An RNA structure (SR4_chain_5) from Leishmania major strain Friedlin, in which 121 nucleotides are resolved.
Context: bound to proteins that are not shown
RNA sequence: UUACGUCCCUCUCCAAACGAGAGAACAUGCAUGGGCUGGCAUGAGCGGCAUGCUUC
RNA sequence: UCCGGUGGGGCUCG
RNA sequence: CGUCCCGAGGCGCUGAACCUUGAGGCCUGAAAAUUCAUGCUCAGGGACACU
Numbered sequence: 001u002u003a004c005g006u007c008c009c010u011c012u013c014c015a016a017a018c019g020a021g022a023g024a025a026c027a028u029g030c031a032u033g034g035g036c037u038g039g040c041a042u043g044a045g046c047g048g049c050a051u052g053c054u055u056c
Numbered sequence: 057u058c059c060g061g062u063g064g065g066g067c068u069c070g
Numbered sequence: 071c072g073u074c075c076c077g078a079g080g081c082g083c084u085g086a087a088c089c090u091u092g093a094g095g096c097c098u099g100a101a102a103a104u105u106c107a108u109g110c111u112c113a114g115g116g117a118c119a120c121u
Base pairs, nucleotide, nucleotide: 005118006117007116008115009114010024011023012022013021029110030109031108032107033106034097035096036095038089039088045083046082047081062079065076066075069072
């Protein structure tokens, strides 16, 4: 004393007592849902020669 | 169209 | 005789119902008789850098 830039706030978790770190910087980033994977082990409700279930 | 379709006992009502 | 009522449990719809990422699983970039959708953001703010 002009620019590149760095840090704080924010978000993420390979980091972490606090600092620090790794990252992100409108990014499927985050949120919810869907599907997958897995856990439990057959919900509520209604019914038993149908009007219910199954298969054509 | 072919299937499947409970229960130890107990209670009313001819 | 019949019916119509009580009765734990049993059977059927029903490997159903619920849970599944959070201190923090997977899929929107291989292919699939589903292999992902939608929503939110609308000039990022602040301080330094700079006697």
The entry is indexed under CRYO-EM, LEISHMANIA MAJOR, 80S RIBOSOME, TRNA, MRNA, snoRNA, RIBOSOME. The entry has 76 different proteins, among them Putative 40S ribosomal protein L14, Putative 40S ribosomal protein S3 and 60S ribosomal protein L37a. The entry also models magnesium, sodium, potassium and zinc ions. It was solved by cryo-electron microscopy to 2.25 A. The reconstruction used 150,124 particles. It comes from the structure "CRYO-EM STRUCTURE OF LEISHMANIA MAJOR 80S RIBOSOME WITH A/P/E-SITE TRNA AND MRNA : LM32CS1C1 M2 OE MUTANT".